[PDB]
An RNA structure, in which 20 nucleotides are resolved. The structure was determined by solution-state NMR and released in 2000. The entry is an ensemble of 26 models.
C1' cells in the first nucleotide's frame, strides 16, 4: 500500500 | 444494499 476474513453501525 | 471500525495475510 495492496487484500483475503470477522464483526459492528445505519 | 451502504458506511465506520477489527484483526489476519502478502
Nucleotide at each position: 500500500g495492496c487484500a483475503g476474513g470477522c464483526g459492528u453501525g445505519c